[PDB]
Context: bound to proteins that are not shown
RNA sequence: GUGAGCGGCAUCCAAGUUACGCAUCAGAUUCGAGACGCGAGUAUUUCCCGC
RNA sequence: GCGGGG
DNA sequence: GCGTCTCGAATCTGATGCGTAACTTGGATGCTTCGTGCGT
DNA sequence: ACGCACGAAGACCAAGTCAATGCTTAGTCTAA
Numbered sequence: 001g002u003g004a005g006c007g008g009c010a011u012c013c014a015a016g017u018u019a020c021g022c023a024u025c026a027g028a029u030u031c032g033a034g035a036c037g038c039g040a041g042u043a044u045u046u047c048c049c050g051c
Numbered sequence: 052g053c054g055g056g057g
Numbered sequence: 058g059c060g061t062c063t064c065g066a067a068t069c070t071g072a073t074g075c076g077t078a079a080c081t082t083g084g085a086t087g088c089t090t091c092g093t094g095c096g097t
Numbered sequence: 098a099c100g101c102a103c104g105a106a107g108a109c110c111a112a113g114t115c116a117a118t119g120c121t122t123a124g125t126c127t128a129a
Stems, first nucleotide, its partner, number of pairs: 009087005015081005021075005027069005033063004047056005088107005094101004
Other pairs, nucleotide, nucleotide, family: 033034cHS051053tWW056057cHS093102cWW
C1' cells in the first nucleotide's frame, strides 16, 4: 500500500384444457336493326375578290 | 401577269 | 374492302347477437464451534 | 496419529416497502 485487497443470484417449472358465423332475402322492371348517300338541272357573265 | 364568286 | 346512327339508365349502397370463463395469486438457501470418532 | 468427517447446538428481534423516461415538420443544386 483509495476501510483497500478476495467473492456467479444460482439451480428446477407446459399457459393448457372445452366452444358451429349461423339463421332469413327474385337483378327485377322498359324499350323496331331500320332508316339514311346528289337517279329531278338544260349554257356565257361583274362589282369586288386571293394580289 | 396568274389564281375567283351562282 | 371499313358506314353511320344508337355507343343505357334507376335503385338498392344490411340487418341482429356475441362483445369470455376458471386457475394458478412461489419455493430454499447464504453459521461456526465443539465433541466424539473415524481413518486413511 | 494428526487430520478430517459429521451432527448438535446455540444466538433468536422481526417494519414497510415494492415507476423510472416522453418529444417536430420541407431547401439543396456547388459531380455522371
Background: Shown are 129 nucleotides from a PDB entry: RNA (crRNA) from Pseudomonas oleovorans, together with DNA. The work is reported in "Structural variation of types IV-A1- and IV-A3-mediated CRISPR interference" (Cepaite et al., Nat Commun, 2024). The depositors describe the entry as "DNA bound type IV-A1 CRISPR effector complex with the DinG helicase from P. oleovorans". The sample was in a buffer at pH 7.5. The entry is indexed under CRISPR, crRNA, DNA binding, type IV CRISPR-Cas, CRISPRi, nuclease deficient, GENE REGULATION.